[PDB]
Context: bound to proteins that are not shown
DNA sequence: CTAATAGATTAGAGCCGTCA
């Protein structure tokens, strides 16, 4: 990118534990 | 720092529809 809405499909990071040390 | 169970919060891209 004229707008707005709804929907799917992919990363993160945080606690908690658990194995790593 | 590091591979895993959750559970809760974040953020990005791409598509579909708008009459009656």
């Nucleotide at each position: 990118u004229g707008a707005c809405g709804g929907c799917u499909c992919u990363a993160a990071u945080c606690u908690a534990u658990u194995a790593g040390u």

Shown are 41 nucleotides from a PDB entry: RNA (guide RNA), together with DNA.
The entry also contains TIR-APAZ and short pAgo, not shown here.
The PDB entry is titled "Structure of tetramerized MapSPARTA upon guide RNA-mediated target DNA binding".
Keywords: pAgo, SPARTA, Argonuare, Oligomerization, TIR domain, NAD, IMMUNE SYSTEM.
The work is reported in "Oligomerization-mediated activation of a short prokaryotic Argonaute" (Shen et al., Nature, 2023).
The reconstruction used 490,999 particles.
It was solved by electron microscopy to 2.7 angstrom.